An RNA structure (EUKARYOTIC RIBOSOMAL L1_RRNA) from Saccharomyces cerevisiae, in which 87 nucleotides are resolved. The PDB entry is titled "Cryo-EM reconstruction of the 80S-eIF5B-Met-itRNAMet Eukaryotic Translation Initiation Complex". The structure was determined by cryo-electron microscopy at 4.3 A resolution and released in 2014. Fernandez et al. published it in Science in 2013: "Molecular architecture of a eukaryotic translational initiation complex". Rfam match: Bacterial large subunit ribosomal RNA. Taxonomically the source falls in Saccharomyces (Eukaryota, Fungi, Dikarya, Saccharomycotina).
Context: bound to proteins that are not shown
């Protein structure tokens, strides 16, 4: 320096904001414990991504609608740039 190989990662303005490409998608998660507080891990553009977990106890969330060149759930296939473990 590079392959297998696992985690992770994606921030112009606008615009609930941290929107990698495209498909699929009208439904999806939810006593196999929402919402909402809390600590614990990485990542961090310090705004929050994400991944468990306490406590809590029934609802989130997506379609709709504003924005935006794009859309948001949830499914797939894609190294995009780290990180660990190996060749």
């Nucleotide at each position: 320096g590079u392959c297998g190989c696992g985690c992770c990662u994606g921030c112009g303005u606008a615009g609930g904001a941290u929107a990698g490409g495209u498909g699929g998608g009208a439904g999806c998660c939810u006593g196999u414990g929402a919402a909402c507080c809390c600590c614990c891990g990485c990542c961090u553009c310090c705004g929050g991504g994400u991944g468990g977990g306490g406590g809590g106890g029934a609802g989130g969330c997506g379609c709709c609608g504003g924005u935006g060149a794009a859309a948001u759930a949830c499914c797939a296939c894609c190294c995009u740039g780290g990180c660990g473990c190996g060749g």